RNA sequence: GGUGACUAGGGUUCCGGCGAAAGCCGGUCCGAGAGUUACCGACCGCCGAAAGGCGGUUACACGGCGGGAAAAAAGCCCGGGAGGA
Numbered sequence: 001g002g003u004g005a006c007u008a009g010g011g012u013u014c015c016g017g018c019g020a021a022a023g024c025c026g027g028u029c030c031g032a033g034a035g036u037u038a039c040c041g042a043c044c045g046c047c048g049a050a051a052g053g054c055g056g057u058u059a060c061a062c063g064g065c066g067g068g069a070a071a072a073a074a075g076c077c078c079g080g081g082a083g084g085a
Stems, first nucleotide, its partner, number of pairs: 001040006009030002014027005041058007060080001062083001066078003
């Protein structure tokens, strides 16, 4: 550097429930750089004739407005952007 699953969070296409026709709760759905986790890859040490096996490292990380999303919104994508708390 890349991926899955899950979560925080998100809303309202579909379904169920509660209700006081507003709504509310749950499931479905969307979903993280700065969340979890499991992989792939990289790097270092040891072991193995070999295939490969074990262990370690993969730091740090405040963040708009605005734009995008054929249900919609969002920590989603622009974006580790602008700019800095």